[PDB]
Context: one part of a larger RNA, bound to proteins that are not shown
RNA sequence: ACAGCCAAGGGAACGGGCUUGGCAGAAUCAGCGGGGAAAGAAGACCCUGUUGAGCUUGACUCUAGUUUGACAUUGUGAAGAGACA
RNA sequence: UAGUUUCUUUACUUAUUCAAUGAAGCGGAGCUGGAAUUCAUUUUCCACGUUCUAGCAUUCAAGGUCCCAUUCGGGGCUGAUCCGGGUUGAAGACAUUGUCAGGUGGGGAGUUUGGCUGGGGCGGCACAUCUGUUAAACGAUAACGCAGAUGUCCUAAGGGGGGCUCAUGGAGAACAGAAAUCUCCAGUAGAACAAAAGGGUAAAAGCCCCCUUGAUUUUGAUUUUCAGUGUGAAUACAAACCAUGAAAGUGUGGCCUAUCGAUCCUUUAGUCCCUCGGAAUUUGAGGCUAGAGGUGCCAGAAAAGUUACCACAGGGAUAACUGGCUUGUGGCAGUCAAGCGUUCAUAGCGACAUUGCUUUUUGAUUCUUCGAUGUCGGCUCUUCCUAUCAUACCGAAGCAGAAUUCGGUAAGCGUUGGAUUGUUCACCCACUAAUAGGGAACGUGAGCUGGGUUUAGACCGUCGUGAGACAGGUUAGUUUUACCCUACUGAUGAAUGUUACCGCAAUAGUAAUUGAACUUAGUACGAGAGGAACAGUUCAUUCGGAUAAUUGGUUUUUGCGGCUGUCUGAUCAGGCAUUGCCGCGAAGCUACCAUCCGCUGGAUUAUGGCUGAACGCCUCUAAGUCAGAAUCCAUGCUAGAACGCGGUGAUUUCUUUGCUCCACACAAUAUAGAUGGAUACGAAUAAGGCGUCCUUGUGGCGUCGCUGAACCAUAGCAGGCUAGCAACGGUGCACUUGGCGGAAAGGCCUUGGGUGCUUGCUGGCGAAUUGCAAUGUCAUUUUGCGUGGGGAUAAAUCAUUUGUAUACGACUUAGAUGUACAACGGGGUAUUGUAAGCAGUAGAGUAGCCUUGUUGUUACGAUCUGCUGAGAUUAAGCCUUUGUUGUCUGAUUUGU
Numbered sequence: 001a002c003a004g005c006c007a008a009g010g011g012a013a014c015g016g017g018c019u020u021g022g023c024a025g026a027a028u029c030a031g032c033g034g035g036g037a038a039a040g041a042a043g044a045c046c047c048u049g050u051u052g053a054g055c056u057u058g059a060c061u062c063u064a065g066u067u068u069g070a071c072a073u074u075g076u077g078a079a080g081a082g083a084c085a
Numbered sequence: 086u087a088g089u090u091u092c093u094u095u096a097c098u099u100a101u102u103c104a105a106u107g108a109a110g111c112g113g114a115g116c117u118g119g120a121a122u123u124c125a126u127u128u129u130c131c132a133c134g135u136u137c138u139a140g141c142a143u144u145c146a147a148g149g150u151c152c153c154a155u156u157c158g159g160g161g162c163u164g165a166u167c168c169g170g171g172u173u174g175a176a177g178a179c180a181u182u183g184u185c186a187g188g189u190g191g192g193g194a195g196u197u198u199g200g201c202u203g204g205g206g207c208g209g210c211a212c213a214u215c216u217g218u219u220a221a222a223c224g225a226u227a228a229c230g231c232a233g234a235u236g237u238c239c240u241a242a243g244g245g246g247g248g249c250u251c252a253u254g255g256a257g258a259a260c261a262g263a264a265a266u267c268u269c270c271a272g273u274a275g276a277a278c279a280a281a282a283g284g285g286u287a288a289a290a291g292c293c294c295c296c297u298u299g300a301u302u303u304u305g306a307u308u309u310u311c312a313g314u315g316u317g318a319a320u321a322c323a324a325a326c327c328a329u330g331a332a333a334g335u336g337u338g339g340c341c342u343a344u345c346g347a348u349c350c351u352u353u354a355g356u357c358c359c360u361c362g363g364a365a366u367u368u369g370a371g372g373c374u375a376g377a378g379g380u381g382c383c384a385g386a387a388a389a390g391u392u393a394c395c396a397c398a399g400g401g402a403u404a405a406c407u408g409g410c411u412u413g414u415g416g417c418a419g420u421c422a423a424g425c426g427u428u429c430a431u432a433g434c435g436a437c438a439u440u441g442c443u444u445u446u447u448g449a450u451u452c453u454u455c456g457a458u459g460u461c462g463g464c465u466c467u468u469c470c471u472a473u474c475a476u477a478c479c480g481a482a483g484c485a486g487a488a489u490u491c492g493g494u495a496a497g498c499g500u501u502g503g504a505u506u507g508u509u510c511a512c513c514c515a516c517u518a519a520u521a522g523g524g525a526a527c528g529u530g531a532g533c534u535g536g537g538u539u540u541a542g543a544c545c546g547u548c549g550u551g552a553g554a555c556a557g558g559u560u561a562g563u564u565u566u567a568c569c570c571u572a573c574u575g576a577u578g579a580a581u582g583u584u585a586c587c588g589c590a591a592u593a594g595u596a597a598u599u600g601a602a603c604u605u606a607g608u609a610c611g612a613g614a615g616g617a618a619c620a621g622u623u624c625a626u627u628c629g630g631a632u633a634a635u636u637g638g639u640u641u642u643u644g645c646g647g648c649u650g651u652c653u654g655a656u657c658a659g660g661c662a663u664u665g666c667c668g669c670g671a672a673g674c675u676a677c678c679a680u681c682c683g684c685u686g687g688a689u690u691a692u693g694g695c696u697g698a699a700c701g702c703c704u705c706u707a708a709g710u711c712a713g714a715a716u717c718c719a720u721g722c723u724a725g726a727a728c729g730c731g732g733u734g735a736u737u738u739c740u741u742u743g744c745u746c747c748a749c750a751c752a753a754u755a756u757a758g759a760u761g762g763a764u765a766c767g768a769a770u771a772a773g774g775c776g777u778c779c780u781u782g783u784g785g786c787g788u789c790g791c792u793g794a795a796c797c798a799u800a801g802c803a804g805g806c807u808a809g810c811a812a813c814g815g816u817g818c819a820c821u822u823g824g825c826g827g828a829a830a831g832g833c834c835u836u837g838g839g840u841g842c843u844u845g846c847u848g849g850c851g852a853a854u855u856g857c858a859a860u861g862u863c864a865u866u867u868u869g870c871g872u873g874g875g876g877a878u879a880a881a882u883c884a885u886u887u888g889u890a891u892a893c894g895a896c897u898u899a900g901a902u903g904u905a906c907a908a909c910g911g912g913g914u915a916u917u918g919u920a921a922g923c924a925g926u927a928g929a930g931u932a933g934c935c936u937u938g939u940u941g942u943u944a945c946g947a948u949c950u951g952c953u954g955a956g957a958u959u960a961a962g963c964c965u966u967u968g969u970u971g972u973c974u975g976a977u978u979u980g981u
Base pairs, nucleotide, nucleotide: 002016005022006021007020008019009018027577028576029575030574031573034571035570036569038566039565046400047399048398049397051396052395053392054391055390056389059196060195061194062193063192065189066188067187068186069185070184071183072182075097076096077095078094079093102175103174104173105172111169112168113167114166118131119130148163149162150161151160152159153158199212200210201209208229213235214234215233216232217231218230236383237279238339239338243297244296245295246294247293248292249291251275253271254270255269256268257267277286278285280344282342283341284340301325302324303323306320307319308318309317314384327336328335329334350378351377352376353375354374355373358372359371360370361369408452409450411448413447415443416442417441418440419439420438424434425433461536462534463533464532466528467525468524469523470522471521474499476497477494478493479492480491481490482489501515502514503513505511542560544558545557546555547554548553582736583735584734585733586732587731588730589729592724593723594722595721597627599625600624601623603621610615628683629682630681631680632679636676637675638674639673644669645668646667647666648665649662650661651660652659653658685719686718687717688716692712693711694710695709744876745875746874747873748872749871751869752868753867755865756864761797762796764795773789774788775787776786777785778784779782805850806849807848808847809846810845814843815842816841817840818839820837823834824833825832879979880978881977882976883975885899888896903973905972906971907970908969909968910966911965912964913963915958916957917956922952923951924950925949927948930945931944932943933942934941935938
C1' cells in the first nucleotide's frame, strides 16, 4: 500500500495475508480501549560524518586597543663627567 | 692650539597642544607717603576709589574747559594717564599626530581537536616491524589470539689469517673449604656467538692472538614485502681500489631471520661542469649527481577542550528498553553415598564428585526496530503456568496424642490490612486457613498516575585553570488524538408462504469458598505434662445472584414548613439570589450500611484393596475387579445455532377476480451428476449361519463359508401389430379391505374386484436410407402461464397508547361501543406540621382620652390562643372509582 477472525509453525528470531489447522452467512446501532508493534515528528538519547554552531582555555594562527622605541612634525640657545688626544 | 648637532638637565616662542571669555582692562612705563633713616640716581619697593545691613546703581555722564556760527541745540577734550594693537592664561619643540619596530592582547576573529575497537569513552596498539605458535606437513591466511621482542649496540662485537676447545663432572695440590689457582681424565656441545625467539656453527661461526678497514667507489640486475610500485633489508655478479693469508680463497658490515623514512625546503660533498637570456669580469644566486636534517598515526596534515542550550546529514553498518539464540551466573531437580542421625548410609539429611531442567536473575551476543514499537514503580483488571503456601484425599516418619517433617494426585478454590522507602526488592507491626512462586512486549500510559529516572531553571559536595563533568545528593518542571477496522460488551435485523403462540437443545459458559464455637470430650492416646478426629447442630469468612417489607443514604416531589436580602404601595399571594439556604420529606434508585437464596449424582486420580497368574510360593496387575480427591462429566443454572429442529392457531375477492389444492397442456430455470435392482435379523469372531430332531438346552445330528465371482431381474419397433397351445402362475397400473410402523413414523404387509401384459411353448407380419461411429436426447427439481374440478374468506407493521421496558431500534401493554379507555372530579393512602380570614377579658409595653375603669378607651405591637392534626400536596412509574365530559375504521405491506 491493499486490507481487516484466530491458534501454531517457520520467517528480518512477535503475521491481517504465507503453511497446517480452527472455522466461516447480508446489513447494522450504541459503547469500548486488547490489537492494528494505531496516529502525530526524516529520534532531541547513542554512534558515524574528515557536517556545524554556542561557550572556554596555557590549543594553533592572528587581530582592535594599549604600551615602548625610532624617524618625521621640529625651530631658536646653553651648560656641555657632549668625538677620536 | 682639535669641531653648531652626539648616550644629562634647563632657557626662548613662533610651530603644535590645552583652556576660558560679550575675545574688557594684558604688558611696560607714569602723582605722593615712607621704618629708601631722600646721600643729591626710583642700582631700590608697596598701595591701582567698593565689607555693620536681602536698598539703589542703565540714557555717548554730571561737572569743568574749548569750538560751533546758534537753531529751544550740536561737536571736541578732560572727567576715565600714556605707549605696544600679543584677547587672556597654561604648556612647549615635550605632548599630539603620521609611519615603522618590539611587547601585551580569549576583548574579539578564524580554524583544529587521528584511527582501530564485540557500541562509544578510558585502557591498549593488535597503526611501521621481528621470532615461535595459532596455521589445518608447498605458499598465503584472521581475531583487542598465545609467549615474547624493535626505535638500540659495536673500530670491533666489522674483515682476513693462525692456534686452541667449550658447558659440566670426576680425581688430586700449603693456606684453600661448596666456591680463588694449578694438573689429569671424561665430555656431540648439554657452552658461547651484543640484545627477543627460532635456525646455524667444533682443527668453528665459540675462545685467544696477529694484521687490518671490503662498514670503500661506480651503476645496473635479482629476492622478500608486492601493484610484481616505493621504502627497508638481503642475494649474486661486473668494473676499480684494497685488506688478509704461504696460498686456494674470503671480505660490498655485524653467523641468518628485526633494528627504520617521500615531495617541498635547508645543508654538505663532487665536476670546476651548466645558467643568470644585450656583452663581459667578479661576488651572489639557480642548476646537475650523492648523502644528511623528518615525518613512530612509520606511503609522511601544521592543531586543545566543552555543550544538559544545542543543530544538521544519516546510521538499526552501532549502544540504552521488548523479543530471539545461549545459560557461565542465578533459580529448580536428579544420580552416587563417605558421613550425620543415642546403634542405623538413605525417617530426615548428606561431603567429594557427577547428569540435567528452566528462562521469573545477571551476564554474553548485536539478528529486528534510530523517516521513534511511549522508557521505572504503583493503581486497576483479566487470564495462564505449576516448581503447592492454604484448603480436599492419601502414602512415609527418629508418626503414642497434640504439633510438625518428607512425599503423591491436584492449579478446583483462595493467597490480606498497614508503618518506612518513588522504589522493584527489603524490613517490621498485625490479622489470617494461608498470607506460594511465576508468566502474559520485564501484561497493562490514546486506562490512569507522574513519586523516580532522562531536556531546558536552581543549590551543594568533589573534580576541572576554565567552559563544564559526576549510573553523587537536592528542589521545580505541558502526559496529546479513536468518530475508522477488528476484538469485546450489549442492541437491532433482510432472507426460510405470511403471521402468531408454545416448545426442544446442539454448542458455549458455569460457582461457590473457608473458618470458628458447641457437642463428641478433658474422651481416645499418654507415666504425667498435655490432648485429637469422624458424625450432629449453631454461626461466621470470601465470593455470587437477586431484592427493597424494614433500617440507612439520596431529594427538582422544588411536596410541606421555616429563614435572610431585595422586588411586586401594604396585606394575601408570589419573583429573583445560576436548585438562595435550613428542617422534614413520599416515590424511585440504592448499601455486607439492609434483607433473601446459592443443588446432588455418576466416572475417576493418588492411594488402599480383592481375586490372581507370570514365577507350583508370593504378589493391588499382567487379564479381570472394589473403594476412592476441593478432580472430571453430568444434574442444576445462563444464553439459544440470528443458515439447527418440532408442535399448534389463523391464513386476505364485493379488495383492477385475489389465494390454495388436484389433474393435464406449453414454456423458462437449472441439476456435485439416473441409466436393471440401496437386495432390511441379531449376536459372536479362541466362533457362527442354515436345516432337522428330542428331553427343549450354554442340546444332538447333518450341512455351509474359503466373499456380492452372489441373488433377483434381464429376449420382443427404447421393444410394434397379430394367431394359437399350456397354465390359473408371474407382473404393471389404478380402485379397495384390514393391520402394523413416531427416532425423521410418510413406509411396510395385506383382502378382493377390475385392468392390461406375459419370453412358460409354438407361429405370422413389420423394421431398411439415422446411408461405416458422432449421448443421439427417454432422468427430476424449481417455477410460471393456460384449461377444468374442489376448498377457505386473515393478519402483521407504521401511526396513537403503556411503562413491568428502553440510548435509538427493540420489549411489554391498550384501542372499533366495552362489566372499554382517557381527562377531570371524589374517596383512600401518604408527606408536612396547624392555612387564610375572623375573633380574643392573651401580649413585654409605649403614646393619647377622661363624664378615671379595676379583666375602662384609642393608636401601635414580635408573639400567643380558638375555629384547626388544620391547610396544602398526593402519581407524575401509589391504590380505588356505578360521578362529569369525551374518544373509538388514519396509513402501509404480506400467499404455500
Molecule: 25S rRNA, nucleotides 2361 to 3396
Organism: Saccharomyces cerevisiae